[PDB]
Context: one part of a larger RNA, bound to proteins that are not shown
RNA sequence: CAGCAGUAGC
RNA sequence: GCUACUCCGC
RNA sequence: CCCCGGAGGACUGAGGGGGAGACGGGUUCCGCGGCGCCUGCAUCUGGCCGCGGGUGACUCGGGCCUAAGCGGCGGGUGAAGACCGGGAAGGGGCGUGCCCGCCCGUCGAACGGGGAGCCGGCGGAGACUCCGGCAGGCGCGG
RNA sequence: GCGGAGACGC
RNA sequence: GCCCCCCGGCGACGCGCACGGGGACCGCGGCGGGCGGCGCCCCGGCCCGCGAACGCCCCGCAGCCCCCGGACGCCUUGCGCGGAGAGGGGGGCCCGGGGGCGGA
RNA sequence: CCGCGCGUCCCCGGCCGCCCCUGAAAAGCCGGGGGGC
RNA sequence: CCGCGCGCCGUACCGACCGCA
RNA sequence: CAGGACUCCGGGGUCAGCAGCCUCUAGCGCGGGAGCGAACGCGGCUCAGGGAAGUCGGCAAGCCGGCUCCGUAACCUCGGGAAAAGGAGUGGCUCUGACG
RNA sequence: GGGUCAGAACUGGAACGGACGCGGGGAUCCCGACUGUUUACUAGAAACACAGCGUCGCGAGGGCCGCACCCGGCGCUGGCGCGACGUGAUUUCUGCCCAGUGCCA
RNA sequence: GACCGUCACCGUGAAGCGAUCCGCCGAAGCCCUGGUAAACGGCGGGAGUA
RNA sequence: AUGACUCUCUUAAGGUAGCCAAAUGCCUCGUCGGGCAAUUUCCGACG
RNA sequence: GCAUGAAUGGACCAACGAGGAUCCCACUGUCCCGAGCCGCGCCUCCGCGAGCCU
Numbered sequence: 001c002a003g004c005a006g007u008a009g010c
Numbered sequence: 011g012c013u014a015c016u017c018c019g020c
Numbered sequence: 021c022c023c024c025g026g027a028g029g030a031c032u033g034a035g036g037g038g039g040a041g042a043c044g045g046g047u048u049c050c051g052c053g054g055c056g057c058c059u060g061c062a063u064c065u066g067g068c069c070g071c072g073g074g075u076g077a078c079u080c081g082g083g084c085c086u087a088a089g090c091g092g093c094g095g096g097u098g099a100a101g102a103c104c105g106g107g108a109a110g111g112g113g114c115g116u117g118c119c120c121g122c123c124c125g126u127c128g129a130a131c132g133g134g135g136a137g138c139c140g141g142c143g144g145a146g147a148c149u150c151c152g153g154c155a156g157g158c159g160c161g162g
Numbered sequence: 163g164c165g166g167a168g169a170c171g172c
Numbered sequence: 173g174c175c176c177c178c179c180g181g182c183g184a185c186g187c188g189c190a191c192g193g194g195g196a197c198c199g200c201g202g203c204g205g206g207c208g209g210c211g212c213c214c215c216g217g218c219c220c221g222c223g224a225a226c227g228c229c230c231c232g233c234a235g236c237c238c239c240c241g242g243a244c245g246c247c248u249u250g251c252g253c254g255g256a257g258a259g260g261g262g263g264g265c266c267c268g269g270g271g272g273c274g275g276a
Numbered sequence: 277c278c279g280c281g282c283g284u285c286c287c288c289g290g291c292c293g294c295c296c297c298u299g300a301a302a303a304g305c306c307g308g309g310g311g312g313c
Numbered sequence: 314c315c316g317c318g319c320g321c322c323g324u325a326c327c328g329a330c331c332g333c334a
Numbered sequence: 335c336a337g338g339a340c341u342c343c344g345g346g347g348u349c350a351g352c353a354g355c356c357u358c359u360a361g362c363g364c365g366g367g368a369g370c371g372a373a374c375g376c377g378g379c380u381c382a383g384g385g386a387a388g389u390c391g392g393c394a395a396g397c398c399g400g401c402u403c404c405g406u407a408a409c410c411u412c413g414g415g416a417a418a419a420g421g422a423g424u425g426g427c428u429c430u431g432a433c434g
Numbered sequence: 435g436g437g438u439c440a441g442a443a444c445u446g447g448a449a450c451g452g453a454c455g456c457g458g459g460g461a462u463c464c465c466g467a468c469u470g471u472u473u474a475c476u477a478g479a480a481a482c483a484c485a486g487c488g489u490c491g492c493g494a495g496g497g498c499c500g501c502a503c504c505c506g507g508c509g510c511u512g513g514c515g516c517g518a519c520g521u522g523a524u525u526u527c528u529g530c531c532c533a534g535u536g537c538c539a
Numbered sequence: 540g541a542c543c544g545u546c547a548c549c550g551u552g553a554a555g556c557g558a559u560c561c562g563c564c565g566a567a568g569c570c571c572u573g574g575u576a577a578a579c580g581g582c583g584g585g586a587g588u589a
Numbered sequence: 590a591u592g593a594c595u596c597u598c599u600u601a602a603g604g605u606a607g608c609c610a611a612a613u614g615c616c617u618c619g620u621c622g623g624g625c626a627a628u629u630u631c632c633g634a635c636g
Numbered sequence: 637g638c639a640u641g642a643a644u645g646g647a648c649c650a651a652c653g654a655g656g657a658u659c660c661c662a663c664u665g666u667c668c669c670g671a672g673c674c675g676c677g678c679c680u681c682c683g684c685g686a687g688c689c690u
Stems, first nucleotide, its partner, number of pairs: 002690002009684002015028005031361002038343002041340001044327002049073006058066001078156002080323003084133002089127001090125002095104003106122001111120004137154005157319006163172003173313010186294003191289007198281005203221005226274006235265006245253002295299001330338002345357004366682004374677007383668002387666001392663001400424005409414001411523001425445002428442006446450001458661007465653002470482002486521007497508004525647003529582003534579002536575005544569002550563003554559001583598005607640001608637001619635005
C1' cells in the first nucleotide's frame, strides 16, 4: 500500500 | 442482550 | 440536537438502571468557556479540551493491643553468601544508700479488643470535621 | 465512717 | 486517697426449631390544614400533621438472693423446681427498656 | 394532634436440644486480703 | 467549686476497577 | 468490552412467600435513524384425521402441576415405598355457625 | 378486636389454581450402598472419597518422615495412640496351594 | 535361629636386602533350618462303564 | 441316551460355595420359553 | 465357562442417581405432509465503515 468494497457489519 | 419514544419552545 | 424546559407515553421494580461504604483508580470532583481530538451516527452533550477552584476532627478511622504468623537473641554451623537457636554475669525503683528481680519485639487486623457526640443550620464543590446550641471523656492549675 | 434483722444501702 | 506482695474480676466469645419483650417500619379510624377530578355516585380518591444525645425522679416480666415458717404443691407452648426448705406473706440486686419533667 | 390493630425486620431474655466438633488472645481498667503509709 | 488544655496522619469523587476499550 | 468484582439500608397489592406479575418513593442509556413487509434464518404461536409408523435412540416438544377431601399395591434394612397408582370439588353474590 | 375454619340458598355459553406461578406415570434389567468430589476450556461417570472390615510396625536409648551442616515434623503426643497399606454400608459368606518370588527369625 | 561353606579392611605368623609373596584370623550379608496367602499370585488330562 | 462306577498319566495344589452367552462367550444373530404381524435388541432358563 | 469365582473380595439386596438399557399408559407437527401468522435480521435509503485471501 491494491482488489475485495461504499462490501461484511452498527 | 438490556420493551420507547412523541409534540411544541427549537 | 440524542442537550435544556413544559406537556404526554413508558421502563428499571426495595436481592433496584435507588441511596451509600471497603478494595482498586488518581483529580475522573466543582464553576465558567469550548468543539481541534475522542464521544465507531450526530452533538450546541460530556468522565474530552482550556482557565480558575476544592477535602477543616478531644468525641469517626489510623497511631495502641494482641491472633494465625514474622523477626531478634551470648551463640551454633557452613568454603562463603547465609541459614539455625534460651541456658548467657540479660533491669528497675528511688532519695544519699538500700531494696525488689530468670530470659523479647512502640513487627503482624483502616471487619477482632479499644475512655468519650447529638440536634438545627449555612456553601458551586466539605461535614458525626464548619457555625449555633446542648453534652460527654481524659488531664493540669488556684 | 455510718444505717439495716439480713439480702444490702449511703 | 494512695503504694507494694498475693487472690480474683471485666475485657471475653458456638450452633438451633420455638416462645416472650422493646424499637423501627406498616396499616385502620377520628380531627385539623391543603389538593384533584366531577356524564351519574362520592362525609368512599390523594398529600401534610415532626421530637435527638444527655441529666434528675419513678416503673420494669423472666432470673438470682434475704426473713418468717415447715409441706401430697407450684408451674411452662415445651419443661422444670422443693426438708441441701416448696407454697403463702413481706423484702434486696441486675435488667442494651419505658414513662414524667427538662433538652424544646 | 387523638386512639386501635395483624405482621415484618433488628436487638435483647429465660429455657430446652446438640457434639469422638465444646466454639481467640492481650493492652487497658477495677475489686479483695495482708502490710506500709 | 472555679479556670486552662487536648499534639500527628486520612477525609473530593467513582463500581471512573481488572479483562489491550 | 452482554464477563469478573466484598458489604450496608429494604415500602404497597395478590400470595405460603426476599417466588412470579403490577406499583409509590428515587433514577432515568443501550456504537444512530427512516422505508418495505420477498426467500431464508433466529426467538415464538396455532393446526383437520392418525398417534412414534419418524429416529442409532421419544432428541425436541407436549401432557401433569396450587389447595381441600377421598383412596392408595409389590417389596422392605420396618425407618420407607408415597404426591405410589388413581378419583371429586374450587368463581360471583346473599346469608348462617364456631373460636377471645 | 381478629381472621381462620365449616355449612346453605341464588346465579352465570356446561365457568372458576380463568394471567402468573407450578411432578407426567408405571413394569423391569445392569452398575455404584447412601449425602459428597472431579478432568477451569470437548469426559460428572460405573471413576475418587466414605462409614464399616482386615493386615502390618513401634514402649521413647523408640518408630516413620524432613534435612548440605547445625538442627527439625508427627509431639501441647504415649497402644481406646501414632504411622503404613488393602477392601469398601447392611444381610449371608470368604474354600485348596509355602513348589516360585517376597517378607520374617 | 544356627554359625556349615563363602565372604572386607584391620590384626598376626613364616620367608625376604626391601618392595612384596604366601598363611592364619574372620562382622553384617548370602548359603542352611523353619514360619507365613485379607503377601504377590496359582487352582487337570486320557480311556472306558447301567 | 447319558454316566453315579472304574483303570491310568500326572500337580505346589488341581476351582469349593456361588454366578453367567453378564459392562466378562471366540464360535455366535448359541439353544429353548416369554413378548410382537414380524425382533442381530430385552427378560427367564440351560452350561 | 476361547478366557467366571470368593477383602484381585463371591452372591444378594430396601432407599438413593442430570448414570447404561427393554417395554406399557398418557401425550404430542417426530412423522404421513405440510400450511398460515407474529417480532427481529436480511432487503432499499441517509450517516459510519472493516477482516480473510490473492

Description
rRNA 28S, nucleotides 1129 to 1847 from Giardia lamblia ATCC 50803: 690 nucleotides with solved positions. Among the 68 different proteins in the entry, which are not shown, are Ubiquitin/Ribosomal protein L40e, Ribosomal protein L27a and Ribosomal protein L19. The sample was in a buffer at pH 7.5. The entry is indexed under ribosome, giardia, parasite. The source organism's lineage runs through Eukaryota, Diplomonadida, Hexamitidae, Giardia and Giardia duodenalis. An Rfam search finds the family "Archaeal large subunit ribosomal RNA" in it. On this family, see Yusupov et al., Science 2001: "Crystal structure of the ribosome at 5.5 A resolution". The entry also models potassium and magnesium ions.